[PDB]
RNA sequence: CCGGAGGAACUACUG
RNA sequence: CCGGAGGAACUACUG
RNA sequence: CCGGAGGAACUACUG
RNA sequence: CCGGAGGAAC
RNA sequence: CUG
RNA sequence: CCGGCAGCCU
RNA sequence: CCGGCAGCCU
RNA sequence: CCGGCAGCCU
RNA sequence: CCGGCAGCCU
Numbered sequence: 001c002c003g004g005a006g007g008a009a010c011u012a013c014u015g
Numbered sequence: 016c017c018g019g020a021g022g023a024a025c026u027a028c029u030g
Numbered sequence: 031c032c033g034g035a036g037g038a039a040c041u042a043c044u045g
Numbered sequence: 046c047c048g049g050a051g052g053a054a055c
Numbered sequence: 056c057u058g
Numbered sequence: 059c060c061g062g063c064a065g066c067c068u
Numbered sequence: 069c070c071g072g073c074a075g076c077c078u
Numbered sequence: 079c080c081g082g083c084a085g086c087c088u
Numbered sequence: 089c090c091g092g093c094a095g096c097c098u
């Protein structure tokens, strides 16, 4: 860096 | 940046 | 980020 | 970053 | 001016 | 400003 | 976290 | 490493 | 160099 899988957070803020 | 040829590695992690 | 003219049209460096 | 509302600048 |  | 996706961890 | 390229040489 | 293109111009 | 588009605020 392109493809995808599953959690967390997402008041707010960034892209 | 895009394409391509030969060889290395072919394992703990980095984009 | 996208088009358009000029210049010069890869020796060295580079993406 | 992708899609969209309005303003302001240029 | 900056992409 | 609103909708999405990203943001952290594997 | 799992596959692609690639943090190598000529 | 070799090529096309681009940059080292406006 | 030149023209369109973004840049700035909710």
Stems, first nucleotide, its partner, number of pairs: 001072007013065003016082007028075001032091005043085003046062004050098003056095003